[PDB]
Molecule: Lysine Riboswitch RNA
């Protein structure tokens, strides 16, 4: 180099899943009205004005993303996360762009949970992601020690040449 194995700990996915929550929300129906040229995340074109968009009151009234006890399962680049690509959703119509999702990809980037701060995604003080900054904590290395360095593309064991 090559091979098969090991460890960090609020460690990592995953499935099953009663419930919560979304929400008396958004639709709808119903009546009164009300912008004045006006339609969606951003932008650009267009068509409708018998368009479009919007409030109150009153009756009705979901869903999906995310959450999730208890249970089982596979693991230790676990696993996230970027970026391409390519379809699918996001307006009454089209284009680009973002945004969701979904499948390939690429060692582009993170040892790891955690506490803070700023972004982002959600309806949300859940909950997720990104990132800065604390301290902790494995690990090698440096070192008389305090302590300081390096990263997981790393560190420990066997083995093969």
């Nucleotide at each position: 180099g090559g091979a098969c194995g090991g460890a960090g700990g609020c460690g990592c996915g995953c499935c099953c899943g009663a419930g919560a929550u979304g929400a008396g929300u958004a639709g709808g129906c119903u009546g009164u009205c009300c912008c004045a040229u006006c339609a969606g995340g951003g932008g650009a074109g267009g068509a409708a004005u018998c368009g479009g968009g919007g409030a109150c009151g009153g009756c009705u009234g979901a869903a999906a993303g995310g959450c999730g006890a208890g249970g089982g399962c596979g693991c230790c680049g676990a696993a996230g996360c970027g970026a391409g690509c390519a379809g699918a959703g996001u307006u009454c119509c089209u284009c680009c762009c973002g945004c969701u999702c979904u499948g390939c990809u690429u060692g582009g980037c993170u040892g790891g949970g955690g506490g803070u701060g700023a972004g982002g995604g959600g309806a949300a003080u859940a909950c997720c992601c990104u990132u800065a900054c604390c301290a902790c904590u494995g690990u090698c290395g440096c070192g008389a020690a305090a302590g300081c360095g390096g990263a997981g593309a790393g560190c420990c064991g066997u083995c093969c040449a």